[PDB]
Context: bound to proteins that are not shown
RNA sequence: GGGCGCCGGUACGCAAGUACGACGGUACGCUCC
Numbered sequence: 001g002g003g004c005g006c007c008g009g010u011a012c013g014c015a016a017g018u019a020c021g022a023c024g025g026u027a028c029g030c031u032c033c
Stems, first nucleotide, its partner, number of pairs: 001032005006025003009020004
């Protein structure tokens, strides 16, 4: 860097959440140099 998991931040929200191929990764947990 990318995969799988997943997330940021975008919706929505009272803030965290839960949505969500808004549109951007791969961080962070594993895997491959």
Molecule: RNA APTAMER, 33-MER